[PDB]
Context: bound to proteins that are not shown
DNA sequence: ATGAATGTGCAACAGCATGATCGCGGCAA
DNA sequence: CGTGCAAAAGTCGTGCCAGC
DNA sequence: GCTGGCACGACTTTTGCACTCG
DNA sequence: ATCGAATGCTGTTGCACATTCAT
């Protein structure tokens, strides 16, 4: 300064 | 009977589609 | 990236005086 | 007498520089 | 090359065609 992935209500 | 202007209809392009948290990596010209 | 020279600046081997 | 930080004449480094082909 | 091509939903602008009026 993000991108993917997973999760909660 | 034919040309032109107008209105209508169709196709392509632009914007937009909830909020707040937590945890792991990978990542230039 | 590169480029070669001026132009400047920094550096190194060398000699210096001042303190113990 | 012995020892340890200051300047000078070459060497050596850097940078403008703006100039291209690629 | 090497790519991803697969969300509706709506609103807007431009262009082509059908229609109607004038001569």
């Nucleotide at each position: 300064g993000c991108c993917g992935c997973g999760a909660u209500c």